[PDB]
Context: bound to proteins that are not shown
RNA sequence: ACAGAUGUCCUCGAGAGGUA
DNA sequence: CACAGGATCGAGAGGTAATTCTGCTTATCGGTAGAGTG
DNA sequence: CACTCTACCGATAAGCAGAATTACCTCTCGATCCTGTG
Numbered sequence: 001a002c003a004g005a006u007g008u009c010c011u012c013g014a015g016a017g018g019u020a
Numbered sequence: 021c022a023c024a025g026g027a028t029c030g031a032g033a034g035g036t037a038a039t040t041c042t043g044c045t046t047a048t049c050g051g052t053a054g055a056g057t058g
Numbered sequence: 059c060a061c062t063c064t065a066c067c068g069a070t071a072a073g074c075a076g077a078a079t080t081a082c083c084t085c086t087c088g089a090t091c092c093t094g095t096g
Stems, first nucleotide, its partner, number of pairs: 011089002014086007021096007039078020
Other pairs, nucleotide, nucleotide, family: 042076cWS
């Protein structure tokens, strides 16, 4: 010499209330 | 002026109902023939 | 011929482990402290 930003979906275990 | 990491719950007890029909395993009893005699 | 326990299986009786139709819709909460510190 050179070099400042973007990639879309997040729950998970449970509890309750219902539909055929 | 203020932050941090490891574990409930305790002697004491018991925090406690709603299920059963298999199959497996572990106690339990209930039996039955011998090792040699008088 | 039964005298005492020794080795064999046949019943009985309690303890474990599993497992319970399928699909779908909505809401509603909870995912941590305090004794020990400078």